[PDB]
Context: one part of a larger RNA, bound to proteins that are not shown
Molecule: 23S rRNA, nucleotides 2143 to 3040
Organism: Pyrococcus furiosus
């Protein structure tokens, strides 16, 4: 910059975006 | 419609610290110079 | 340099001249070396008197005069000997001439400061001011520097040059 | 340290140097040191043999 | 003297 | 009595008919 | 202990 | 050799030639 | 030292230093016709 | 061309210890610039010497009795 | 030995900025449990105490000096527990301390000046893009509609 | 139009004191409980 | 501490 | 409902 | 009988909302 | 107004 | 209604003993 | 056999 | 609290 | 409502 | 054609917009008239009194 | 003629 | 005093 | 603004 | 509280 | 406004 849900983790050692799980119909 | 938890949100080429054989202001019995002043010819 | 004029004092120069020289011993007041034991004496001398003089008043130098014919060693002493004579000096000082400066006192004529349109007058004065050069003082004003390593940096330490385990 | 060739760093560990000597330098000849034991006049822990 |  | 001494000065190494005196 | 100054001069290679 | 391998101003050290000597 | 042999400092490993400039030794070169 | 003087070649010496060799003191809280998570303070992360909290053994103190309670020295 | 709740050590992320201490407001979690519930041992006669076990549903308050956290003290109370959440929480607040620019005192420095030494004053920006939570509505689906 | 309730949320409750038991148990004395039963504050 | 209500009491009552 | 100042002349 | 001066100010005040009430 | 089985 | 700490019954391993190993309140 | 867990109760 | 994705039941129009 |  | 529904209408047991609830001639939803209950506190106008004044009159 |  | 009036 |  | 006197109608989807 |  494009996007935009969480828990425990790996990680330049405090992740909306990665792994395993949980949940979530759409708009105002 | 509302309250501002997070997006280490938005309003800045880090308040502080270190580096640069980088600057500026200031001080002095730091180095080297210029005026002023004293003095010989 | 502008910047001149009269004197005084002082410090250094050249031309001369003066007195002034107690190491220890001594007839004695030998400073140094040289020629050199004779030199001085009417080319006028000891011993007597006062005068000026310098002076370690040690004791030496000298005008005049009584004076009208003698004076020193050589000999020995002295670390180095002749006031025997002839030479150059060395230590202090003064004076005659010339040179040089430094300081002091005075002057006006350069120069300056005041009054005045000017004329000119007054005050200072060879100082000051100005020009050139020489040393000092000088954060008033400038250009700069004030290293590095570093379990951040600073302080500390030097692991900042070498040798051994 | 440092790891049996060489090399190897840290504000790693333990220390030294910024001198001195004309002899403490060159050569030749001769000798053997420290300590200990036993024995000796002063003489003893320690003098000299 | 060892 | 193999150096337990000394060899100028640290430590290591070397030195006995010597590199010590 | 004796005698000495090679703690010297001109150069090469490592 | 400093400075192995692998570059070096300066410096230190080793092996020698000649001269004059101990 | 008789000789062999040894001596380019200290038994070996520390005790030290470029350019420019200056001082000293020595014996050569050179400064614009 | 001569003289005085200068320059050059070789050897020895005078030192730079920041020792492969600049001649050389500080303040900034009025500060400015370029940067640095190559680097400190707050916070996170690693560690747990320290801190908080336990455990093993039992010399003992408790009128006898180690363990009602306290529990040295050690681990 | 355990914890990461004190401090230190390292310098791994962050210097083209992640806004500090304390207090107020608000939510949540742990147990190594202060009270409340139930038990065990006792050097537990009773009333009480000392030590330990299960247990985190609930509570754990009001004031004085001090910026204080903490600690001390007062009157009550069943008790007035210790901690984590970027030392929770400044696009929620306050700004007393700390940490600029002004000034004074003491000490140090020749001086400019400095002090993890005191002291007085000293600024707190926001029209919510996404998500989050609180409430309020329009639709589609749920094998035809109400 | 009336219902069911799979799942989610709650602390919807927590805690003192007083009367009586009882001046009883216990205890030398001083002192001094508890089960059960009532009331009431925050 | 929680969930409700305005009969009683108190507050407000820019109707009167 | 009471009341102050002022204005609509006074009520 | 009215306007303005905080509703000009003062006293009371039902409904409603509330707690210090239940 | 807010149950102890 | 089922449980934690705790209080018990039956009961062998281990002819006894024992709240535990199976089981029960 | 517990203010602890599940139900009765409430949204 | 029928979006409970097994997305429900019943009466009536 | 088909 | 068609059960049911929405806008529009009168008002709140409701409300920021939406939504929700009652009524709509199958009528007491709001206004209006009358009455009940309440809040303040005795209106304007007229008659009388009033401390005193006033020609002790009128006022 | 405040006020009653 | 008409006057628990008047106003709402 | 029963 | 009582009384239809007034407006709660017409219309559109 | 389902058919």
């Nucleotide at each position: 910059u494009c996007u935009g849900c969480c828990u425990g983790g790996c990680g330049c050692g405090c992740a909306u975006g990665c792994c395993a799980g949980g949940g979530a119909c759409c708009c105002c | 419609g509302g309250u501002g938890g997070g997006a280490a949100g938005c309003g800045a080429a880090g308040a502080c610290c270190c580096c640069a054989u980088g600057g500026a202001g200031c001080u002095u019995u730091a180095c080297u110079g210029c005026a002023g002043c004293c003095u010989g010819c | 340099g502008u910047u001149g004029c009269c004197a005084c004092a002082c410090g250094g120069c050249g031309g001369g001249g003066g007195g002034u020289g107690c190491g220890c011993a001594g007839c004695g007041u030998a400073g140094g070396c040289g020629g050199g034991a004779g030199g001085c004496g009417u080319c006028g001398a000891a011993g007597c008197c006062c005068g000026g003089c310098c002076u370690c008043c040690g004791g030496g130098u000298c005008g005049g005069g009584u004076g009208g014919a003698g004076c020193c060693g050589u000999c020995c002493a002295u670390g180095a000997g002749a006031c025997a004579c002839c030479g150059c000096c060395c230590a202090c000082u003064c004076c005659c001439c010339g040179c040089u400066g430094u300081g002091u006192g005075g002057c006006u004529a350069a120069c300056c400061c005041c009054c005045g349109a000017a004329a000119g007058g007054g005050g200072g004065g060879a100082c000051a001011g100005c020009g050139g050069u020489a040393g000092g003082u000088g954060g008033g004003c400038a250009g700069u520097u004030u290293g590095g390593c570093u379990g951040g940096g600073g302080c500390g330490g030097c692991a900042c040059g070498c040798c051994u385990c | 340290g440092a790891a049996a060739a060489g090399g190897u760093a840290u504000c790693g560990g333990a220390g030294g140097c910024g001198c001195c000597c004309u002899a403490a330098g060159g050569u030749c000849g001769g000798c053997u040191c420290a300590g200990g034991c036993g024995g000796g006049u002063c003489a003893g822990g320690a003098a000299u043999c | 003297g060892c | 009595g193999u150096a337990g001494a000394g060899u100028g000065c640290a430590a290591g190494g070397g030195c006995a008919a010597a590199a010590g005196c | 202990g004796g005698c000495c100054u090679g703690a010297c001069u001109g150069g090469a290679c490592c | 050799g400093u400075a192995a391998c692998a570059g070096a101003g300066g410096c230190g050290g080793g092996u020698c030639c000649a001269g004059c000597c101990c | 030292g008789a000789a062999a042999g040894g001596g380019u400092g200290g038994c070996c490993u520390a005790g030290c230093g470029a350019a420019c400039c200056c001082c000293u030794g020595u014996g050569c070169c050179u400064c614009c016709c | 061309g001569g003289u005085g003087g200068g320059g050059g070649c070789c050897a020895g010496g005078g030192a730079u210890g920041a020792c492969a060799g600049a001649a050389a003191a500080g303040c900034u809280a009025c500060c400015c610039u370029g940067g640095g998570g190559a680097u400190a303070a707050c916070a996170g992360a690693g560690u747990c010497g320290u801190c908080u909290c336990g455990g093993g053994c039992g010399a003992g103190a408790g009128c006898c009795c180690a363990u009602a309670u306290c529990g040295a020295c050690c681990c | 030995g355990a914890g990461g709740c004190u401090u230190g050590c390292u310098a791994c992320c962050u210097c083209g900025c992640u806004g500090u201490c304390g207090g107020c407001u608000c939510u949540u979690c742990c147990c190594a449990u202060c009270c409340u519930g139930g038990c065990c041992c006792u050097g537990c006669a009773g009333c009480a105490g000392g030590g330990g076990c299960c247990a985190a549903g609930g509570g754990u308050g009001g004031g004085g000096g001090u910026g204080u956290u903490c600690a001390c003290c007062c009157a009550u109370u069943a008790a007035a527990g210790g901690g984590g959440a970027a030392c929770g929480u400044g696009a929620g607040c306050u700004g007393g301390g700390u940490u600029u620019a002004g000034a004074c005192c003491g000490u140090c420095g020749u001086g400019a000046g400095a002090c993890a030494g005191g002291u007085c004053g000293g600024a707190u920006g926001c029209u919510a893009u996404c998500u989050a939570c609180c409430g309020g509505g329009g639709g589609u689906g749920u094998u035809g509609g109400c | 139009g009336c219902c069911u309730g799979a799942g989610g949320g709650g602390a919807a409750g927590g805690u003192g004191c007083c009367c009586c038991u009882a001046g009883u148990a216990c205890g030398a004395g001083a002192g001094g409980a508890a089960c059960a039963g009532g009331g009431u504050g925050c | 501490g929680c969930g409700g209500c305005c009969u009683c009491u108190g507050g407000u009552c820019u109707a009167c | 409902g009471g009341u102050u100042g002022u204005c609509c002349u006074c009520c | 009988g009215g306007g303005c001066a905080u509703c000009g100010c003062c006293g009371g005040g039902c409904a409603g909302c509330u707690a210090c009430g239940c | 107004g807010c149950a102890g089985c | 209604g089922a449980u934690a700490a705790g209080g018990c019954c039956u009961g062998a391993a281990a002819g006894c003993a024992u709240c535990u190993a199976a089981g029960g309140c | 056999g517990a203010a602890g867990c599940g139900g009765c109760c409430c949204c | 609290g029928a979006a409970a994705a097994u997305a429900g039941g019943c009466g009536g129009c | 409502g088909u | 054609c068609g059960a049911g529904g929405g806008c529009u209408c009168g008002g709140g047991u409701a409300g920021a917009a939406g939504a929700c609830c009652c009524g709509g001639u199958u009528g007491a939803u709001a206004g209006g008239g009358c009455g009940g209950g309440g809040a303040u506190g005795u209106a304007a106008g007229c008659g009388g009194g009033a401390a005193g004044g006033g020609u002790c009159a009128a006022c | 003629g405040a006020c009653c | 005093g008409c006057u628990u009036a008047g106003u709402c | 603004g029963c | 509280g009582c009384c239809c006197c007034u407006a709660a109608u017409c219309g559109c989807c | 406004g389902a058919g």